[PDB]
Context: bound to proteins that are not shown
RNA sequence: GGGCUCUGUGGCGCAAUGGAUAGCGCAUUGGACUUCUAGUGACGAAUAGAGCAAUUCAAAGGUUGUGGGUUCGAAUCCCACCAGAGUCGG
Numbered sequence: 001g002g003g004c005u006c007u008g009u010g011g012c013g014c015a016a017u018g019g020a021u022a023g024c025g026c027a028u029u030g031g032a033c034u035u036c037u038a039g040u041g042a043c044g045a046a047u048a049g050a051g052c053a054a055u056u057c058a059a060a061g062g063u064u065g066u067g068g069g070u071u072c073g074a075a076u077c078c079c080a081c082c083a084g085a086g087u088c089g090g
Base pairs, nucleotide, nucleotide: 002088003087004086005085006084007083008082011026012025013024014023028059029058030057031056032055033051035050036049039047065081066080067079068078069077
C1' cells in the first nucleotide's frame, strides 16, 4: 500500500432528538459551614490546611471534525473528504 464495519458534542467521560430548549457528572472558581485541625498569647486573635450519610449550595465553561445536499427548519437524514479503532487479505 487494498476491501469491510465502527467512531468524532464544554479541559475530560458522556446525554439529546419525528427534524422544532445544545445540558449531566468529574475537574475549575466562588459561598455557607449548626464544621475540624495547626503554630510560643491567663477578656470569642489577624493567617493558610482538611472535609468520605460533617457535610452542603451555586456559577462559568461550545470550531456539534470540514464542505455540500434535501428540508420552513439539521448534533439528528444523505454524499465526499480528513483523522482514528477493529477485521480480512496480500

The depositors describe the entry as "Cryo-EM structure of the human pre-catalytic TSEN/pre-tRNA complex". This is an experimental structure of RNA (Pre-tRNA) with a sequence from Homo sapiens, with 90 nucleotides shown. Taxonomically the source falls in Homo (Eukaryota, Vertebrata, Dipnotetrapodomorpha, Tetrapoda). An Rfam search finds the family "tRNA" in it. It is annotated as a transfer RNA. Its family is annotated with triplet codon-amino acid adaptor activity in the Gene Ontology. A reference for the family is Lowe and Eddy (1997), "tRNAscan-SE: a program for improved detection of transfer RNA genes in genomic sequence", Nucleic Acids Res. The reconstruction used 199,001 particles. The entry has 5 different proteins, among them tRNA-splicing endonuclease subunit Sen2, tRNA-splicing endonuclease subunit Sen34, tRNA-splicing endonuclease subunit Sen54 and Polyribonucleotide 5'-hydroxyl-kinase Clp1.